[PDB]
RNA sequence: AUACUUACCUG
RNA sequence: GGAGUAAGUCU
Ligand code: ULR
Numbered sequence: 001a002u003a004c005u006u007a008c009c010u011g
Numbered sequence: 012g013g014a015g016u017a018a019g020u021c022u
Base pairs, nucleotide, nucleotide: 004019005018006017007016008015009013010012
Other pairs, nucleotide, nucleotide, family: 001022cWW002020cWW
C1' cells in the first nucleotide's frame, strides 16, 4: 500500500 | 450482514 487468486474466521 | 490472518505481487 494494490488489481485478483489460494488457505483460514463469524452469525 | 460483519471482521481478521498468511502467501503469490511490490519494498
Ligand atoms: C471458505 N474459507 C474458510 C471458511 N469457509 C469458507 C474467506 C474466504 C474463504 C474462507 C474463509 C474466509 C468461507 C467463504 C473470506 O472471508 N474472504 C474475504 N474475501 C474478501 C474480503 N474479506 C474476506 C474481508 C474483506 N474483503 C474486507 F474467502
Solved structure of RNA, 22 nucleotides shown. The structure was determined by solution NMR and released in 2024. The work is reported in "The diversity of splicing modifiers acting on A-1 bulged 5'-splice sites reveals rules for rational drug design" (Malard et al., Nucleic Acids Res., 2024).